[PDB]
Context: one part of a larger RNA, bound to proteins that are not shown
C1' cells in the first nucleotide's frame, strides 16, 4: 500500500444558557441554574514517584476531536523544627562476624561484638500570615536537656565534737596430751 | 587388752590496771557490678465520663412580587488549646524491728525466716472527668465604607436531652492455647572525694536528614491520561439495629470526541391477557420468599440440636386513658464524717409498649433494603484446603485409632565435615506408615516349648473367693468297665450341697501373655 | 481368664438373616405415559466384611429425584427506554493480502 476514510475515540453522573478573552470556543474564564458522590468520587499520612507545586510566557509535538487550556513546553521562584518522622538512645527475627572450629583449594558455621523497626524510652499547644512552607515563620502562652556570672540558705572535710569498740600484764578453776589412782569385762 | 571418773602443762570461762588511749565513722557523687521495674495473651461486660450531635435562654437580621402570615413566622450566631492549680468516680498497696550469704566481691538494696503492731473508708500511689487559670487575649454572626487593592468595627455566648467503636483501662472479671528483649528509671553497696547541695535572678547553647506536590490515583504497580491493584487515620443530618440502603450538609465533581435519529440486530433494564415447567440434558435464567411483634412448631437425635422447622394473626394516621408509666434531673426539701458530699425531687427535656374509639386508600414491613419451604437416595462425620489463568469435589487435611522405630550431642533430617533442627524436649516424648468423628454384632484356652516380670509356686491351715459336677437318659453302629456311661448320625430339657487367683517353710518351678511360638478339643460358660 | 489337656494355619473363624450386581421370576407404589427410588417374596453354586464391614443426628455454592409456591423457560410472542448499530462533523487503526 489493501482492509478504509472503515472499527473505535475507554463505563455504569448530565449538562444548559448569558457574558468575556481570542485569528479561531461544545470543551478556556466568570455568573446563574441543573445533575452525581457524600464509610466518598471529601480530608490527612506511609510506600512509591521526583519538581509534576507557584508566577509569567507558549501553542506545529502530546491530550484518542479542537483548544486561547493543561499533569505538555520555556524561564524564574518556592520546602525554615531543641518539642513532628528518623540519626546521634535501645534491642526482636535476621545479617555480618576479631579470634576460633571444620573443610584438598574455593569456602561452611559460629563466639565475643556490631548492626538491624514493623516494637521500648523521650520535651508544644491555640491563633495569624504568603502566589507557593508552616506543631517549622510571626503573636500569645508552655515544656525538656546543657552552659557561664551573681546572690542567698544550709552542709563538710582540716580544726574539733560526738558514736564508739578493740588490745597488753595478772591471779584465779576445767576438755586436758603424760606418768599415776579407783571401778567393770 | 577394751571402757568411765577426780587432777597435772597448754588451752579456755570471769575480773583488775593499762587502753572509748589509740584506730573507725558522721558532706557529696556514686557504677560498665547486684537487685526491683520496664514486662506484655485472648474474650467479655458493667459503671463513670467526654468528643460529637439535637434543642433552648439570649443576641443579630428577612419579608423570599402567590391564598395566609410583622413577629407569634423564618434565617444565622449561641466559640477558645497545651500548660499550670485542685485531686473526685475508679483501681492498687500492710507496717516496724531482728537475724541471715543466697544474689561471681560488698551491701542498709532484693530474697528467706522470726517476732511486734495493724483491719482502720486510716494513710500513700495512680487516676478519666468537673471547677479555676491560660483568656483585659484570640477567634466569630454580622455592620460599615473602598477599589490595583489597601482599611475598619464587632452583639449574645446561659440551660438541658441524647451519646460513642474514644478516655479511666498496661484497669476489672473469666479462660487455656499460658502470652519479646534491651535501654531507660529507682535502689544498693564496691569505689571516687575537699569541696559539694539546694534555691533565685540574669545571660547563653540546643547538631544531621525529611518538609514543595500527587497519594484508592490522568503523578504509585499495570507498555496508555488503562472500568484492575495499593496499608493506616478522620466518620455531619433524617429514616434504620447498623460503618447496610435511600436522600442530603461541609467538601468535591459533570473526567477530555460530539450533534441527531421511533430501522433490523445485539446488550442492559421494565411490563404483559389465558395457561403455569408443557421449555430443557437439567426450573439454566428469571419470578417468588424477605422485616418487627404475638401465637404455634414434626420425624429423628450424639439430648447439644433439628428450628427462624412448618403454619396462623397484627403493623398507617388522629384522639382518649395520659398533668399516666419509664429515663434523666434543676428549683424546693431532708441528712452528714461540710464537701469536687448523700437521699428524695415539682418543673424542664427525652421515650416506649398497651387498651378503647375514629378516619383514609386498591394497597399501611407501602419506596430502598430484606430467608423460598417440605420430603427421599448417594458420598464425605463436621469448620477448613486445593489445580494463580477451563476441574472446589466424593479429592487433601482433620479430631480419634492401629503398627513400627527411638534410652538421648536419641531415632529421623540438612551438610564432605564441624555444626544445626528434633528440643532448651526425655518413652503420657519424638519420628515414620496406614486408617479417618461416634456406635454395633466374631469364638474355644496356661502341658511342652518360647518371652516376660517376679514367688503367685513340685507339699499346702480353715475361712474369704460364686459356672458347673452330683439326684434324674428314647432310637441306635461300635466300645470300656464291672452292681452302668462314652464316641459316631446325635433332639430338647432341667435345679441346688458348691470348683481357685486371695492369706505361712528348700536348689528346680508353676504363673502373666496366644490363633503375635502356638493352638482348634473336652468340660461349664463367658 | 476359673482343674486341665494342643509348636508355626489369618486360615470359613462360625453356619455373627441390615447382606450385594442376586429380573435367571412374582409383584406392587409413584406418572395418563416412570427415571432415581421404595417395599416384599426366588437364585444349593455367584458373593464379602469383622476389623473392614453394615448403621448414623448435625453439616454440604457436592451428585440424583419428588411436591407446594412462582413465574416470558415454554404455548407465542408484543411493546417501551437507554448503550451501540444508522446519519453528519473531527481524529483515525487491525488481522489478511
Nucleotide at each position: 500500500a489493501u482492509g478504509a476514510g472503515u472499527a473505535g475515540c475507554g463505563a455504569u453522573u448530565a449538562g444548559g444558557c448569558a457574558a468575556g478573552u481570542g485569528a479561531g470556543a461544545a470543551c478556556c474564564u466568570u455568573g446563574c441554574c441543573c445533575g452525581c458522590c457524600g464509610a466518598a468520587a471529601g480530608a490527612c499520612c506511609a510506600a512509591g514517584g521526583g519538581u509534576u507545586c507557584c508566577u509569567g510566557g507558549g501553542c506545529c509535538a502530546g491530550g484518542c476531536c479542537a483548544g486561547u487550556c493543561c499533569g505538555c513546553c520555556c524561564a524564574g521562584g518556592g520546602u525554615g523544627a531543641g518539642u513532628c518522622g528518623g540519626g546521634a538512645c535501645c534491642u526482636a527475627a535476621g545479617g555480618c562476624g576479631a579470634g576460633g572450629c571444620c573443610g584438598a583449594c574455593a569456602g561452611g558455621c559460629g563466639u565475643a561484638g556490631u548492626c538491624g523497626a514493623u516494637g521500648g524510652a523521650c520535651a508544644a499547644c491555640g491563633g495569624g500570615u504568603u502566589g507557593a512552607u508552616a506543631u517549622u515563620c510571626c503573636c500569645g502562652u508552655a515544656c525538656c536537656c546543657g552552659u557561664g556570672u551573681a546572690u542567698g540558705u544550709g552542709c563538710g572535710u582540716c580544726c574539733a565534737u560526738g558514736a564508739u569498740g578493740a588490745a597488753u600484764c595478772a591471779g584465779c578453776g576445767g576438755u586436758a596430751c603424760u606418768a599415776a589412782c579407783c571401778a567393770u569385762c | 587388752c577394751a571402757u568411765g571418773g577426780g587432777a597435772c602443762c597448754u588451752u579456755c570461762g570471769u575480773u583488775g590496771g593499762u587502753a572509748g588511749u589509740a584506730g573507725u565513722c558522721a558532706a557529696g557523687c556514686g557504677a560498665u557490678g547486684g537487685g526491683g521495674u520496664g514486662a506484655c495473651g485472648c474474650a467479655g461486660g458493667a459503671a463513670g465520663g467526654u468528643a460529637g450531635c439535637c434543642g433552648u435562654a439570649c443576641c443579630g437580621g428577612u419579608c423570599a412580587g402567590u391564598g395566609g402570615u410583622a413577629a407569634u413566622a423564618c434565617c444565622g450566631g449561641g466559640g477558645u488549646a497545651a500548660g499550670c492549680c485542685u485531686g473526685u468516680a475508679g483501681g492498687g498497696a500492710g507496717u516496724c524491728a531482728g537475724a541471715u550469704a543466697g544474689g561471681u566481691a560488698a551491701a542498709u538494696c532484693c530474697g528467706u525466716c522470726u517476732g511486734g503492731c495493724a483491719u482502720a473508708u486510716a494513710u500513700c500511689c495512680u487516676g478519666a472527668g468537673a471547677g479555676g487559670u491560660g483568656a483585659u487575649g484570640c477567634a466569630u454572626a454580622g455592620c460599615c465604607g473602598a477599589g490595583u487593592g489597601a482599611g475598619g468595627c464587632g452583639a449574645a455566648u446561659u440551660c438541658g436531652g441524647u451519646g460513642a467503636u474514644c478516655c479511666u483501662a498496661u484497669g476489672c472479671u473469666g479462660c487455656c492455647g499460658a502470652g519479646a528483649a534491651a535501654a531507660g528509671c529507682c535502689u544498693c553497696u564496691a569505689g571516687c572525694g575537699a569541696g559539694g547541695a539546694c534555691a533565685u535572678a540574669c545571660a547563653c547553647g540546643g547538631c544531621c536528614c525529611g518538609u514543595a506536590c500527587c497519594c484508592c490515583a490522568a503523578a504509585c504497580c499495570a507498555a496508555c491520561a488503562c472500568a484492575g491493584g495499593u496499608g493506616g487515620u478522620c466518620a455531619g443530618g433524617u429514616a434504620g439495629a447498623g460503618a447496610a440502603u435511600a436522600c442530603u450538609a461541609a467538601g468535591g465533581c459533570g473526567u477530555a470526541c460530539g450533534a441527531g435519529u421511533g430501522a433490523a440486530c445485539u446488550a442492559u433494564g421494565g411490563u404483559u391477557a389465558a395457561g403455569g415447567a408443557a421449555c430443557u440434558c437439567g426450573g439454566c435464567a428469571a419470578a417468588a420468599u424477605g422485616c418487627c411483634c404475638c401465637c404455634g412448631u414434626a420425624a429423628c437425635u450424639u439430648c447439644g440440636g433439628g428450628a427462624g422447622a412448618a403454619g396462623g394473626g397484627g403493623g398507617a394516621c388522629c384522639c382518649a386513658c395520659a398533668u399516666g408509666g419509664c429515663g434523666u434531673g434543676u428549683a424546693a426539701g431532708c441528712c452528714u464524717u461540710u464537701a469536687c458530699g448523700g437521699c428524695c425531687c415539682a418543673a424542664g427535656c427525652g421515650u416506649g409498649a398497651g387498651u378503647g374509639g375514629g378516619u383514609g386508600g386498591c394497597a399501611c414491613a407501602a419506596a430502598c433494603c430484606a430467608g423460598u419451604g417440605a420430603g427421599a437416595a448417594g458420598c464425605g462425620a463436621c469448620u477448613g484446603u486445593u489445580u494463580a489463568c477451563u476441574a472446589a469435589a466424593a479429592a487433601c487435611a482433620c479430631a480419634g485409632g492401629u503398627c513400627c522405630g527411638u534410652g538421648c550431642g536419641a531415632a529421623g533430617u540438612c551438610g564432605c565435615a564441624a555444626g544445626a533442627c528434633g528440643a532448651u524436649g526425655u518413652a503420657u516424648a519424638c519420628g515414620g506408615a496406614c486408617u479417618g468423628a461416634c456406635g454395633c454384632c466374631u469364638g474355644c484356652c496356661c502341658g511342652g516349648u518360647g518371652c516376660u516380670g517376679g514367688a503367685a509356686g513340685g507339699u499346702u491351715a480353715a475361712g474369704a473367693g460364686g459356672a458347673c459336677c452330683c439326684g434324674u437318659u428314647a432310637a441306635c453302629u461300635c466300645c470300656c468297665u464291672u452292681u452302668g456311661g462314652g464316641g459316631g448320625u446325635g433332639a430338647a430339657g432341667c435345679g441346688g450341697a458348691g470348683a481357685a487367683u486371695u492369706u505361712a517353710a528348700g536348689c528346680c518351678c508353676c504363673a502373666g501373655u496366644a490363633a503375635a511360638c502356638g493352638g482348634c478339643g473336652g468340660u461349664g460358660g463367658u | 481368664c476359673a482343674u486341665c489337656c494342643u509348636a508355626a494355619g489369618g486360615u470359613a473363624g462360625c453356619g455373627a438373616a441390615a447382606u450385594u450386581c442376586c429380573u435367571u421370576g412374582u409383584c406392587g407404589g409413584g406418572u395418563a405415559a416412570g427415571u432415581u427410588c421404595c417395599g416384599a417374596c426366588c437364585u444349593g453354586c455367584a458373593c464379602g466384611a469383622a476389623u473392614g464391614g453394615c448403621g448414623u443426628a448435625a453439616c454440604g455454592a457436592c451428585u440424583u429425584c419428588u411436591c407446594a409456591a412462582c413465574u416470558g423457560u415454554c404455548u407465542c410472542a408484543a411493546c417501551c427506554a437507554u448503550a451501540g448499530a444508522c446519519u453528519c462533523g473531527g481524529c483515525g487503526a487491525a488481522a489478511u493480502u

Source information:
23S ribosomal RNA, nucleotides 1377 to 2241 from Mycolicibacterium smegmatis MC2 155: 808 nucleotides with solved positions. Rfam match: Bacterial large subunit ribosomal RNA. Keywords: Mycobacterium 50S ribosomal subunit, elongation factor G2, stationary phase, RIBOSOME. The depositors describe the entry as "EF-G2 bound 50S ribosome subunit complex of M. smegmatis". The sample was in a buffer at pH 7.8. Among the 33 different proteins in the entry, which are not shown, are 50S ribosomal protein L4, 50S ribosomal protein L20 and 50S ribosomal protein L14. The 2025 paper behind the entry is "Cryo-EM structural analyses reveal a unique role for elongation factor G2 (EF-G2) in Mycobacteria".